[PDB]
Context: one part of a larger RNA, bound to proteins that are not shown
RNA sequence: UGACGGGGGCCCGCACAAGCGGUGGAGCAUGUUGUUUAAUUCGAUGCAACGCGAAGAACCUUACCUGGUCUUGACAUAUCUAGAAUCCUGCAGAGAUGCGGGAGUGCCUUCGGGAAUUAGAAUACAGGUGCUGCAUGGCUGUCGUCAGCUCGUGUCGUGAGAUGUUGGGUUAAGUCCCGCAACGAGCGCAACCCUUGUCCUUAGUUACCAG
RNA sequence: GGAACUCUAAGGAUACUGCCAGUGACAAACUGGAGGAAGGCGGGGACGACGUCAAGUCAUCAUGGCCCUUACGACCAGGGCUACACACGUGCUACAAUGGUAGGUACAGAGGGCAGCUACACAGCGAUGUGAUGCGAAUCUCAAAAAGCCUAUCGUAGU
RNA sequence: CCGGAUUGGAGUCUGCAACUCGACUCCAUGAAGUAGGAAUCGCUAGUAAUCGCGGAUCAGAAUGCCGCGGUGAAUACGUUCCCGGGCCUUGUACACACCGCCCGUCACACCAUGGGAGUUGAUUGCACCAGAAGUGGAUAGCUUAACCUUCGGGAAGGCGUUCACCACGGUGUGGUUGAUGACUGGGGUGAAGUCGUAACAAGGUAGCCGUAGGGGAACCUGCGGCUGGAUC
Numbered sequence: 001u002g003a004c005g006g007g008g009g010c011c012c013g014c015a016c017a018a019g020c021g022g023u024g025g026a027g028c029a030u031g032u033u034g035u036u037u038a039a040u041u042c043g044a045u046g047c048a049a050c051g052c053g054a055a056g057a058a059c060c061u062u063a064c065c066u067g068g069u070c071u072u073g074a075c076a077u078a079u080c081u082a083g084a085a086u087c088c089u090g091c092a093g094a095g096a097u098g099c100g101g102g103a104g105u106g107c108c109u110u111c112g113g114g115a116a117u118u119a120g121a122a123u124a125c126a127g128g129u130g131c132u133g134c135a136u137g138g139c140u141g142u143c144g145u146c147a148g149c150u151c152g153u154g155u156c157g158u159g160a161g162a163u164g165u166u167g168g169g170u171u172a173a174g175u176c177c178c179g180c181a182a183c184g185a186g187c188g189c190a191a192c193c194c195u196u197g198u199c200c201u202u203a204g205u206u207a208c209c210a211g
Numbered sequence: 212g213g214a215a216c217u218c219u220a221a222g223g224a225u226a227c228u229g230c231c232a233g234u235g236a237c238a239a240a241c242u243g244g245a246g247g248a249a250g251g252c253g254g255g256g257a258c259g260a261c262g263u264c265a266a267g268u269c270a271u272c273a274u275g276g277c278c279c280u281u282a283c284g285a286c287c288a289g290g291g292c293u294a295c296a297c298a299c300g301u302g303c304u305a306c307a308a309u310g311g312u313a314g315g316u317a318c319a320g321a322g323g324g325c326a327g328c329u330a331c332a333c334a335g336c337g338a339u340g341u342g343a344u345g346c347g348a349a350u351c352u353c354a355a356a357a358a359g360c361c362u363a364u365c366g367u368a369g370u
Numbered sequence: 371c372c373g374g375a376u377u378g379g380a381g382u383c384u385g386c387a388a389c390u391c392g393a394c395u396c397c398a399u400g401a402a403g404u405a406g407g408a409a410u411c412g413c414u415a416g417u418a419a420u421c422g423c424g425g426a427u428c429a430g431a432a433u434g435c436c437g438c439g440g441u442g443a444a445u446a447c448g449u450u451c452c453c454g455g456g457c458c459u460u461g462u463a464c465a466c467a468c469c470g471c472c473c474g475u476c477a478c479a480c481c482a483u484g485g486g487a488g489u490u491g492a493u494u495g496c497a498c499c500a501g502a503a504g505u506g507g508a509u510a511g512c513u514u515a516a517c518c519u520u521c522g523g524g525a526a527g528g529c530g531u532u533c534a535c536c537a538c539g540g541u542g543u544g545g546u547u548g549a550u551g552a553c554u555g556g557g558g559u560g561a562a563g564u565c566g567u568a569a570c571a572a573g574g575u576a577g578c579c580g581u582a583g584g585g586g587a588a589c590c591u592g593c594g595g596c597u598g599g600a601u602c
Stems, first nucleotide, its partner, number of pairs: 001465002003462003007459007015449002019413005026304007034295002042053002064290007073125001077124002081120001082118001086103002089100004107114002127279002130277003136273002138268003141264001143262001148187006154163003167178003193256004198224007208213002227250001230244005306406001310365007322353003327346002331342004372403001377398007419441007468573001470570001473566002476563001478560004483555003488550012504535006511529002517524002576597009
C1' cells in the first nucleotide's frame, strides 16, 4: 500500500424477509459424463461447461471408422507443347474414376501474337479442422452497469507513499453542494442514440369511413 | 365521394424540481401538492472504466514457433457423430373438474412470401393431391389466433 | 371421457435416397404418472403465471434460440441473518494475498551430536623399589718410577671393596584426555504421508512470561504477572 477478520460503523442489489410459480419424483426432447464401440470426431468444465460452438448430422455438412483410390495434387504464381471454351455420348465400376466416338474453330490484333481454357514437364510449392490459447492478434465471458479507477502541478514524508479521492450532508451514481493543502484534469456515472407513452405539422395509397 | 378519424412514417412540441407549501448549513437536496398523457432516472434497451481470472477460442479468421509432405495432404461409397447397466444439467408434456370432450360465438400484434405464400373448386377421415386465381405485397396470401364467453356432457375414476 | 409414452398396421410429403436415422396423417394399443426426499431456482407490474402466433438456420427435420401480442396477479413489516458488492476505520506473523499462513507428535531414510554396561589408546601425579657408569667419603685388602729415607721403609697415588648421590627400568594407585560401544535423548535435513489445528483477525477460549499439575500431539488447566490485547 493492499487484501482479509467467526473486528467496528454506514450503505446497496429478488441477497434475505413477504409472496407467486417452479426444479429435484414420471414419460419424453436436448446437452454432458460414464460406459460401449471400428468409430461413437473436436472444443466448452465452479459461479462465468452441460437446448454451450451447432441459426437446425439420412447423403452433404463431417472434422471420425471401414474399404476403394491420387501424388505439383481439389486450389495460386513461374513455364513450353495442341486446342475457343463448351455441348452431346457408349461401356466397366458402389462411386471416385478408366477406356473410347461425333459437332463447334472463338474475339481483338493479324502472322510475335493476348485477358479464359482442357489434359503434363519438372523444380519451387501447394495443402494440413496436425500441436502449443502457457508464444500471440482479433473476438468473447466474468466481477459488473458495480461506482469506481487514475494522472498533471502543488505540498508533506529519508522512503515505499500520502493528499487530492478524506469529512458534514445528499444521490441511482467519485451525483451534487459545502468544508478542506490542495488546485485541476481524464476514463468511468449522467446526457447525447433506439423503442414506447400525449399532442402538433407535412402526406393520404394498396391505408381510413364522421358527414 | 370525403381529407374528419384511426393508421402509416418523417419532422417537431412537451418535462425543466418549471410553480406552491414545508424540512434542510441562508446549500445540495428531500417530502407532499397543483397543472399535465407523462413528475422527478416516465417504462424498456443499446452503450460495459483501470483492471481480474496465464478465463474461452490456434476448429471462423489471422499469426510466431514445432510437426507431415505417394501423407497427419486429396477424392468416393458405406457406416458413425442417433449405441445405453447408468448419472447429472437444461427443458416439454402431464398427473386433471379453476378440467377433458362436442357444438356454436368473439378480440391481436409482429413477421414471412418468386430459394415462394396460396383465394376458390373438386377428391380424400386426415396429412395432403389436382385444376386454378391474386400477389414482390398497407393491394393477394401465410391465417384460423388460442386462452375467453354460451350450452350439453363427463362426476373424481388411473377415469 | 385424465395423461399420450411405447408398440402394431396403413399412408402423405421433401429428397438420388427416410434401414441404421425424417416430420407429419389415420386406426388400434394405452406406460409411468394421483403433486414429487434431502435439497434448490426465477420473479417487484403489464412483471410473474398462463395462452397462442411468427422468424433465423432450413430440400425435409424445434419441446431449443430469437421475437410478438392476449389474459393477467400476490407480496415487500423490514435489514437481524445467507450471498455478492461499495465507503470509512481498526488488528494482522497474510502479499499468487484466508481457498493465506502456520505448530507439534507419529511413520520411513540420512547427517551431526548428548547420555551409556563397557572396549581400547595417548599423556600425566603421588608413593615406593631399583642402582649401570661416574664422582665423592671411608678403607677387608693388593700394587707401587719422580719426593723423603736411618735403605727397613715413609709420603703420595692407583686398583679392589664399601657407603652416599643418581639415569634406566619396575610396582601400585589415582587424574586428564582421543577413538570406539548394545541401546537410548533431543537437534536437523528429505517427498502431494498420518493425526489433529496450537499461533497470526477478538485466529473463533486474547496472547505471552514464571510455575505446578495433566494430556497421543500441537497443547489444556490452576495461581500470580505483562500488554507486546480487538471490541468497548

An RNA structure (16S rRNA, nucleotides 965 to 1578) from Psychrobacter urativorans, in which 602 nucleotides are resolved. The sample was in a buffer at pH 7.5. An Rfam search finds the family "Bacterial small subunit ribosomal RNA" in it. Rfam 15.1 lists 42,628 matches to the family in 10,626 species. Clan: SSU clan. The entry has 51 different proteins, among them Large ribosomal subunit protein bL32, Large ribosomal subunit protein uL15 and Methyl-accepting chemotaxis protein. Entry title: Cryo-EM structure of P. urativorans 70S ribosome in complex with hibernation factor Balon, mRNA and P-site tRNA (structure 2). Keywords: Ribosome, Hibernation factor, Dormancy, Balon.